An RNA structure, in which 22 nucleotides are resolved. The depositors describe the entry as "Duplex RNA containing Xanthosine-Cytosine base pairs". Method: X-ray crystallography, resolution 1 angstrom. The entry became public in 2023. The entry is indexed under RNA, modified base. The entry also models sodium and magnesium ions.
RNA sequence: CGCG
RNA sequence: AUUAGCG
RNA sequence: CGCG
RNA sequence: AUUAGCG
Numbered sequence: 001c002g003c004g
Numbered sequence: 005a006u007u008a009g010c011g
Numbered sequence: 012c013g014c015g
Numbered sequence: 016a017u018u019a020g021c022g
Stems, first nucleotide, its partner, number of pairs: 001022003005017002009014003
Other pairs, nucleotide, nucleotide, family: 004019cWW008015cWW
């Protein structure tokens, strides 16, 4: 950084 | 999941 | 319940 | 946003  | 907001 |  | 997990 992403997912729920 | 929880808190606050908004709907 | 939904949204970020 | 925060905690934990997973990636």